[PDB]
RNA sequence: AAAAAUGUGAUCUUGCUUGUAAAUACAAUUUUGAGAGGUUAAUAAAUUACAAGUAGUGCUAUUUUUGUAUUUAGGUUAGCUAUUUAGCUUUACGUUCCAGGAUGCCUAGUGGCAGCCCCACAAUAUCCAGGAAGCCCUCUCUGCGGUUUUUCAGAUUAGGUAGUCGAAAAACCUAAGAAAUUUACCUCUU
Numbered sequence: 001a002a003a004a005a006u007g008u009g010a011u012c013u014u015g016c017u018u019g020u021a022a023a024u025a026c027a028a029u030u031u032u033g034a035g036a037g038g039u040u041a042a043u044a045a046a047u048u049a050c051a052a053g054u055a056g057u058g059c060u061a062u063u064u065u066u067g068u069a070u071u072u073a074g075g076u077u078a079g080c081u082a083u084u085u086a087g088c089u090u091u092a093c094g095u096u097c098c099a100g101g102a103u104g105c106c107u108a109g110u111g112g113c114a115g116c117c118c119c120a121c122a123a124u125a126u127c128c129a130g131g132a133a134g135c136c137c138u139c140u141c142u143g144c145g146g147u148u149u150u151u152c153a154g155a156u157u158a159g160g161u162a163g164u165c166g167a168a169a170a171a172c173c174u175a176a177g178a179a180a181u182u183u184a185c186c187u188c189u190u
Base pairs, nucleotide, nucleotide: 001066002065016053017052018051019050020049021048034140035139037137073107080087081086095133096132097131098130100128101127103125111119112118148170149169150168159186160185163183
């Protein structure tokens, strides 16, 4: 995996729903690298087990035989193409690389071969024609320039403050918005 049937009122282990696990890769990577988020949790997703309800069943739950033995082993998951002979895909049906298990037959013999489950007698459909190559988030949190507040030296200079430009620092960042053009005013005396 398929078949005696005494049974447990004759009688099977639940495709559903509700509560529980304790399983169910990480990475690449779309802001995000990190510690949670909002994994995860809680707790109506689902495959396995338990209990309830009942869609599934008269809850709970029982026995004999068969699948012995041809124990097997190999192999098809055979294609598409051609008038026939025969040719001939590691399986694409975006495109390309790579597993191929089931059912059941093709054989356990005959011709070749030392021998065989090999070739030649190679065999009928065939469930899926599968997998890969090519996968998407807050907080806070380092970046390439938006807070208190600061923060001392400093450019230009003879002065000072505002715009520009330089900082720090020593604080706070924040989601591609990110840039080009100096230095005039207010100014004692001898």
CrPV IRES with a sequence from Cricket paralysis virus: 190 nucleotides with solved positions. On the sample the depositors note: RNA was prepared by in vitro transcription with T7 RNA polymerase. The reconstruction used 75,654 particles. An Rfam search finds the family "Cripavirus internal ribosome entry site (IRES)" in it. Rfam's curators write: This family represents a Cripavirus internal ribosome entry site (IRES) which is required for the production of capsid proteins through IRES-mediated translation. Its family is annotated with ribosome binding in the Gene Ontology. The literature on the family includes a 2001 paper in RNA by Kanamori and Nakashima, "A tertiary structure model of the internal ribosome entry site (IRES) for methionine-independent initiation of translation". The work is reported in "Dual tRNA mimicry in the Cricket Paralysis Virus IRES uncovers an unexpected similarity with the Hepatitis C Virus IRES" (Pisareva et al., Elife, 2018). The entry is indexed under ribosome, mammalian, CrPV IRES. Ions in the entry include zinc and magnesium. The organism belongs to Cripavirus grylli, within Viruses. Entry title: Mammalian 80S ribosome with a double translocated CrPV-IRES, P-sitetRNA and eRF1. The structure was determined by electron microscopy at 3.2 angstroms resolution and released in 2018.